[PDB]
């Protein structure tokens, strides 16, 4: 410098929008995040 884990896809946290038993779940062209390797 650039790229990989999986590529426009897989998880997570925050914010938004609906709904909601307020836990949870939903919307996004929005914000943050781990590991490796030359």
């Nucleotide at each position: 410098g650039g790229a990989g884990g999986a590529a426009c896809u897989a998880c997570u946290g925050u914010c938004u929008u609906c709904c909601u038993u307020c836990g949870g779940g939903u919307c996004g062209u929005g914000c943050a995040g781990c590991c490796u390797c030359c």
The depositors describe the entry as "Inhibitor Induced Structural Change in the HCV IRES Domain IIa RNA". This is an experimental structure of RNA (HCV IRES Domain IIa RNA) with a sequence from Hepatitis C virus, with 38 nucleotides shown. It was solved by solution NMR. Keywords: Hepatitis C Virus, RNA Structure, Antiviral, RNA. Paulsen et al. published it in Proc.Natl.Acad.Sci.USA in 2010: "Inhibitor-induced structural change in the HCV IRES domain IIa RNA". The entry is an ensemble of 10 models.